[PDB]
């Protein structure tokens, strides 16, 4: 470059960690 993707990042809590929860901010004008 193409074709796919719809989460991503701080801060907070929990949690033995993996990572659940949550704000805020950001991403289909396509972010990671």
């Nucleotide at each position: 470059g193409u074709a796919c993707u719809a989460g991503a990042u701080u801060g907070g809590u929990c949690g033995a960690a993996a990572g659940g929860c949550u704000a805020a901010u950001u991403g289909a004008u396509g972010a990671c």